[PDB]
The RNA (Guanine riboswitch) has 67 modelled nucleotides. The work is reported in "Mutational analysis of the purine riboswitch aptamer domain" (Gilbert et al., Biochemistry, 2007). It is bound to hypoxanthine (HPA). Entry title: Guanine riboswitch U22A, A52U mutant bound to hypoxanthine. It holds a match to the Rfam family "Purine riboswitch aptamer".
RNA sequence: GGACAUAAAAUCGCGUGGAUAUGGCACGCAAGUUUCUUCCGGGCACCGUAAAUGUCCGACUAUGUCC
Ligand code: HPA
Numbered sequence: 001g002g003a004c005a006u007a008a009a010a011u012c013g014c015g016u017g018g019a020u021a022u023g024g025c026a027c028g029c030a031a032g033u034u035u036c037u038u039c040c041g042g043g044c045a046c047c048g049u050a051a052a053u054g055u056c057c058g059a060c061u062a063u064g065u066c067c
Stems, first nucleotide, its partner, number of pairs: 001067007008038001011031001013029005023047002032039001040058006
C1' cells in the first nucleotide's frame, strides 16, 4: 500500500436558511457502531417554477486477518 472481515446501510428523522429544469445545497440538533471519526462526489431520473427529492456507481475512519 493492497486484499478481505467486522462496523454502517457513506444511512437517516428534524430545525432554520438557500437553489429551482443552466437548480437540487448551507448551517445546526438528535439517532445509528461492544467504535474514534465520517455521513459526501459525480452521472441519471424526477420535479413545468413549487418544495420536495429519488436512483446508481464511487470513500473515509476504527479494529482484526492475509500478503
Ligand atoms: N466509515 C466511517 N465511520 C464508520 C463506518 C464506516 O464505514 N462504520 C461505522 N462508523